23S ribosomal RNA, nucleotides 1377 to 2241 from Mycolicibacterium smegmatis MC2 155: 808 nucleotides with solved positions. The entry also models magnesium and zinc ions. Lineage of the source: Bacteria > Actinomycetota > Mycobacteriaceae > Mycobacterium > Mycolicibacterium smegmatis. Rfam match: Bacterial large subunit ribosomal RNA. Rfam links the family to the GO terms ribosome and structural constituent of ribosome. The family is grouped with related families in Rfam's "LSU clan". Rfam 15.1 lists 51,934 matches to the family in 10,816 species. The reconstruction used 39,621 particles. Method: electron microscopy, resolution 3.6 A. The entry became public in 2025. The PDB entry is titled "EF-G2 bound 50S ribosome subunit complex of M. smegmatis".
[PDB]
Context: one part of a larger RNA, bound to proteins that are not shown
RNA sequence: AUGAGUAGCGAUUAGGCAAGUGAGAACCUUGCCCGCCGAAAGACCAAGGGUUCCUGGGCCAGGCCAGUCCGCCCAGGGUGAGUCGGGACCUAAGGCGAGGCCGACAGGCGUAGUCGAUGGACAACGGGUUGAUAUUCCCGUACCCGUGUAUGUGCGUCCAUGAUGAAUCAGCGGUACUAACCAUC
RNA sequence: CAUGGGACCUUCGUUGGUAGUAGUCAAGCGAUGGGGUGACGCAGGAAGGUAGCCGUACCGGUCAGUGGUAAUACCGGGGUAAGCCUGUAGGGAGUCAGAUAGGUAAAUCCGUCUGGCAUAUAUCCUGAGAGGUGAUGCAUAGCCGAGUGAGGCGAAUUCGGUGAUCCUAUGCUGCCGAGAAAAGCCUCUAGCGAGGACAUACACGGCCCGUACCCCAAACCAACACAGGUGGUCAGGUAGAGAAUACUAAGGCGUACGAGUGAACUAUGGUUAAGGAACUCGGCAAAAUGCCCCCGUAACUUCGGGAGAAGGGGGACCCACAUGGCGUGUAAGCCUUUACGGCCCAAGCGUGAGUGGGUGGCACAAACCAGUGAGAAGCGACUGUUUACUAAAAACACAGGUCCGUGCGAAGUCGCAAGACGAUGUAUACGGACUGACGCCUGCCCGGUGCUGGAAGGUUAAGAGGACCCGUUAACUCCCUUUGGGGGUGAAGCGGAGAAUUUAAGCCCCAGUAAACGGCGGUGGU
RNA sequence: CAUCCUAAGGUAGCGAAAUUCCUUGUCGGGUAAGUUCCGACCUGCACGAAUGGCGUAACGACUUCUCAACUGUCUCAACCAUAGACUCGGCGAAAUU
Numbered sequence: 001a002u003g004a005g006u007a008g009c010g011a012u013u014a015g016g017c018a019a020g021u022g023a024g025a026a027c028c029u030u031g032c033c034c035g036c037c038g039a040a041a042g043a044c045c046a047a048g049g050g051u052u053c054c055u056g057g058g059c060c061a062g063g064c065c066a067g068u069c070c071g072c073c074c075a076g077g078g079u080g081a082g083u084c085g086g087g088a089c090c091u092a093a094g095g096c097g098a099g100g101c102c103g104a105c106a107g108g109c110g111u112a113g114u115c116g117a118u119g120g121a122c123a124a125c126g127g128g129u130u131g132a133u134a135u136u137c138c139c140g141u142a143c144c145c146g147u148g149u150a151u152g153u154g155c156g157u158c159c160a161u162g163a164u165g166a167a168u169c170a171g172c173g174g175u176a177c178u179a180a181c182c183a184u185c
Numbered sequence: 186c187a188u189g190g191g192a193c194c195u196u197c198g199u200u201g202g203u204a205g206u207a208g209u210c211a212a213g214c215g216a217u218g219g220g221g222u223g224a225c226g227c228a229g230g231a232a233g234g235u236a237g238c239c240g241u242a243c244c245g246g247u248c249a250g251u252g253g254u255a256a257u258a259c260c261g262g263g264g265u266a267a268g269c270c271u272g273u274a275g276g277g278a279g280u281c282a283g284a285u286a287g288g289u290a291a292a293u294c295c296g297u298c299u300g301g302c303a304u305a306u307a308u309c310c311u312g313a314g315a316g317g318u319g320a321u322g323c324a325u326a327g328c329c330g331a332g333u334g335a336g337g338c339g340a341a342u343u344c345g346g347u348g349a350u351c352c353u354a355u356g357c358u359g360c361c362g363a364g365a366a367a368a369g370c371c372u373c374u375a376g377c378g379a380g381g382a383c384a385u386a387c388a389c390g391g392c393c394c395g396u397a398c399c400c401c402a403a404a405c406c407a408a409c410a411c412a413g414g415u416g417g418u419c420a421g422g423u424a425g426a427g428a429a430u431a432c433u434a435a436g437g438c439g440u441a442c443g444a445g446u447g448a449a450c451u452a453u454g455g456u457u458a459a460g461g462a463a464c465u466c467g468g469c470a471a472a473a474u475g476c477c478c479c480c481g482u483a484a485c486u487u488c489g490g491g492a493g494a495a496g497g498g499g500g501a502c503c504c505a506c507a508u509g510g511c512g513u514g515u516a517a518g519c520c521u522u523u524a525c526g527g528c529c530c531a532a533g534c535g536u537g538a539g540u541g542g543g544u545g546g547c548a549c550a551a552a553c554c555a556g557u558g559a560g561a562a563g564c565g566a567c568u569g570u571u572u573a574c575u576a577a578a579a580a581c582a583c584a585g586g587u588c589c590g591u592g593c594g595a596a597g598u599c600g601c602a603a604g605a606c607g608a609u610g611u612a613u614a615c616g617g618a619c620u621g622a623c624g625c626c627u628g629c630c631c632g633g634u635g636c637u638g639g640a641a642g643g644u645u646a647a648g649a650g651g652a653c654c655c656g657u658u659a660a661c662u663c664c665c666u667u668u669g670g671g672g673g674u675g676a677a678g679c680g681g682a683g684a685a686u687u688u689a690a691g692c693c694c695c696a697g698u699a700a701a702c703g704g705c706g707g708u709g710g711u
Numbered sequence: 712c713a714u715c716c717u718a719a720g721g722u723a724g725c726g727a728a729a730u731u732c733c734u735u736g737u738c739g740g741g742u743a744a745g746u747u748c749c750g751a752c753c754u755g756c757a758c759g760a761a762u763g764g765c766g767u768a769a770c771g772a773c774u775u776c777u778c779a780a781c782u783g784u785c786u787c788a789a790c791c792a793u794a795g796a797c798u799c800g801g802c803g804a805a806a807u808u
Stems, first nucleotide, its partner, number of pairs: 001808001008802002015033006034439004042419004048399002052397001053077006062070002082143002084395004089120002094115003100109003124141005144391003148387006155380001161211003167203004173197002181190004213377002218373005226360004232353003237347004243262005264323002268318003275311004279302007287295002314525001327338001361364001405414002421433004442800004450795008459786002463784001468781001476500005485490001487622001501544006510536004518528003521524001545549001557779007564771002569581002585620007597606003623766003635698002648687001663671003730760001736752001738750002
C1' cells in the first nucleotide's frame, strides 16, 4: 500500500444558557441554574514517584476531536523544627562476624561484638500570615536537656565534737596430751 | 587388752590496771557490678465520663412580587488549646524491728525466716472527668465604607436531652492455647572525694536528614491520561439495629470526541391477557420468599440440636386513658464524717409498649433494603484446603485409632565435615506408615516349648473367693468297665450341697501373655 | 481368664438373616405415559466384611429425584427506554493480502 476514510475515540453522573478573552470556543474564564458522590468520587499520612507545586510566557509535538487550556513546553521562584518522622538512645527475627572450629583449594558455621523497626524510652499547644512552607515563620502562652556570672540558705572535710569498740600484764578453776589412782569385762 | 571418773602443762570461762588511749565513722557523687521495674495473651461486660450531635435562654437580621402570615413566622450566631492549680468516680498497696550469704566481691538494696503492731473508708500511689487559670487575649454572626487593592468595627455566648467503636483501662472479671528483649528509671553497696547541695535572678547553647506536590490515583504497580491493584487515620443530618440502603450538609465533581435519529440486530433494564415447567440434558435464567411483634412448631437425635422447622394473626394516621408509666434531673426539701458530699425531687427535656374509639386508600414491613419451604437416595462425620489463568469435589487435611522405630550431642533430617533442627524436649516424648468423628454384632484356652516380670509356686491351715459336677437318659453302629456311661448320625430339657487367683517353710518351678511360638478339643460358660 | 489337656494355619473363624450386581421370576407404589427410588417374596453354586464391614443426628455454592409456591423457560410472542448499530462533523487503526 489493501482492509478504509472503515472499527473505535475507554463505563455504569448530565449538562444548559448569558457574558468575556481570542485569528479561531461544545470543551478556556466568570455568573446563574441543573445533575452525581457524600464509610466518598471529601480530608490527612506511609510506600512509591521526583519538581509534576507557584508566577509569567507558549501553542506545529502530546491530550484518542479542537483548544486561547493543561499533569505538555520555556524561564524564574518556592520546602525554615531543641518539642513532628528518623540519626546521634535501645534491642526482636535476621545479617555480618576479631579470634576460633571444620573443610584438598574455593569456602561452611559460629563466639565475643556490631548492626538491624514493623516494637521500648523521650520535651508544644491555640491563633495569624504568603502566589507557593508552616506543631517549622510571626503573636500569645508552655515544656525538656546543657552552659557561664551573681546572690542567698544550709552542709563538710582540716580544726574539733560526738558514736564508739578493740588490745597488753595478772591471779584465779576445767576438755586436758603424760606418768599415776579407783571401778567393770 | 577394751571402757568411765577426780587432777597435772597448754588451752579456755570471769575480773583488775593499762587502753572509748589509740584506730573507725558522721558532706557529696556514686557504677560498665547486684537487685526491683520496664514486662506484655485472648474474650467479655458493667459503671463513670467526654468528643460529637439535637434543642433552648439570649443576641443579630428577612419579608423570599402567590391564598395566609410583622413577629407569634423564618434565617444565622449561641466559640477558645497545651500548660499550670485542685485531686473526685475508679483501681492498687500492710507496717516496724531482728537475724541471715543466697544474689561471681560488698551491701542498709532484693530474697528467706522470726517476732511486734495493724483491719482502720486510716494513710500513700495512680487516676478519666468537673471547677479555676491560660483568656483585659484570640477567634466569630454580622455592620460599615473602598477599589490595583489597601482599611475598619464587632452583639449574645446561659440551660438541658441524647451519646460513642474514644478516655479511666498496661484497669476489672473469666479462660487455656499460658502470652519479646534491651535501654531507660529507682535502689544498693564496691569505689571516687575537699569541696559539694539546694534555691533565685540574669545571660547563653540546643547538631544531621525529611518538609514543595500527587497519594484508592490522568503523578504509585499495570507498555496508555488503562472500568484492575495499593496499608493506616478522620466518620455531619433524617429514616434504620447498623460503618447496610435511600436522600442530603461541609467538601468535591459533570473526567477530555460530539450533534441527531421511533430501522433490523445485539446488550442492559421494565411490563404483559389465558395457561403455569408443557421449555430443557437439567426450573439454566428469571419470578417468588424477605422485616418487627404475638401465637404455634414434626420425624429423628450424639439430648447439644433439628428450628427462624412448618403454619396462623397484627403493623398507617388522629384522639382518649395520659398533668399516666419509664429515663434523666434543676428549683424546693431532708441528712452528714461540710464537701469536687448523700437521699428524695415539682418543673424542664427525652421515650416506649398497651387498651378503647375514629378516619383514609386498591394497597399501611407501602419506596430502598430484606430467608423460598417440605420430603427421599448417594458420598464425605463436621469448620477448613486445593489445580494463580477451563476441574472446589466424593479429592487433601482433620479430631480419634492401629503398627513400627527411638534410652538421648536419641531415632529421623540438612551438610564432605564441624555444626544445626528434633528440643532448651526425655518413652503420657519424638519420628515414620496406614486408617479417618461416634456406635454395633466374631469364638474355644496356661502341658511342652518360647518371652516376660517376679514367688503367685513340685507339699499346702480353715475361712474369704460364686459356672458347673452330683439326684434324674428314647432310637441306635461300635466300645470300656464291672452292681452302668462314652464316641459316631446325635433332639430338647432341667435345679441346688458348691470348683481357685486371695492369706505361712528348700536348689528346680508353676504363673502373666496366644490363633503375635502356638493352638482348634473336652468340660461349664463367658 | 476359673482343674486341665494342643509348636508355626489369618486360615470359613462360625453356619455373627441390615447382606450385594442376586429380573435367571412374582409383584406392587409413584406418572395418563416412570427415571432415581421404595417395599416384599426366588437364585444349593455367584458373593464379602469383622476389623473392614453394615448403621448414623448435625453439616454440604457436592451428585440424583419428588411436591407446594412462582413465574416470558415454554404455548407465542408484543411493546417501551437507554448503550451501540444508522446519519453528519473531527481524529483515525487491525488481522489478511